[PDB]
RNA sequence: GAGCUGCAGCACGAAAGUGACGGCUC
Numbered sequence: 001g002a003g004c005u006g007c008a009g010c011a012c013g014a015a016a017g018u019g020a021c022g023g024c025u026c
Stems, first nucleotide, its partner, number of pairs: 001026006010019003
Other pairs, nucleotide, nucleotide, family: 008009cSS009020cWW013015tHS013016tHS
C1' cells in the first nucleotide's frame, strides 16, 4: 500500500464525496 468488519457505527450534506481507527490476511 488493497480488501473486510464494527460497540453506535459516526460528522456534515441536493449532490458530490471525505475523515478518524481498533482487529486479521497479503